[PDB]
Context: bound to proteins that are not shown
DNA sequence: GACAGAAAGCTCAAGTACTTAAGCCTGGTCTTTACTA
DNA sequence: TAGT
DNA sequence: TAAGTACTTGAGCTTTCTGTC
């Protein structure tokens, strides 16, 4: 840099 | 010529493939290249 | 280093 | 992964035309 998990907030 | 069968054609239920699947917001970590050659 |  | 729509496709019954009575 980009992708990906994951947690969480407001309806 | 009148009938029966054997034809293409038709039509109509079962099984398939593909489709979408709220809105906006914050973090964190982690990893792209390990294996055969 | 280079294919995979 | 669970739900609906669209297409394909196999079973059931039309007509007409071609034979044999």
């Nucleotide at each position: 840099a980009a992708g990906a998990c994951c947690a969480g907030g407001c309806u």